[PDB]
Solved structure of RNA (Mismatched RNA Primer), together with DNA, 46 nucleotides shown. The PDB entry is titled "Cryo-EM structure of the Mismatch Locking Complex (III) of Human Mitochondrial DNA Polymerase Gamma". It was solved by cryo-electron microscopy to 2.58 angstrom. The sample was in a buffer at pH 7.9. Buchel et al. published it in Nat Commun in 2023: "Structural basis for DNA proofreading".
Context: bound to proteins that are not shown
DNA sequence: GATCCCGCGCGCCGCAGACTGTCT
């Protein structure tokens, strides 16, 4: 030496209970 | 009663998107 593992970050879904009123 | 909501945090994943070293 350049290309590819991770870490993070974004973001999405679905469980879990809890509280005003029907 | 009636089964049913919405505003939280947990969690538990997922997938892109970014950055940092990391590998050959």
């Nucleotide at each position: 030496a350049g290309a590819c593992a991770g870490u993070c970050u974004g973001c999405g879904g679905c469980g879990c209970g809890c509280g005003g009123g029907g």